[PDB]
RNA sequence: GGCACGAGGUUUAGCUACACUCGUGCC
Numbered sequence: 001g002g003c004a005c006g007a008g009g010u011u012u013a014g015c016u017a018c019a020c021u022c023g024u025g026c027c
Base pairs, nucleotide, nucleotide: 001027002026003025004024005023006022007021008020009018010017
């Protein structure tokens, strides 16, 4: 940069927010 899903840290209690990003695979 691109595709899909996910979470990468809090915060709730709760996958509740809270965006704030950030993450794994695929390309």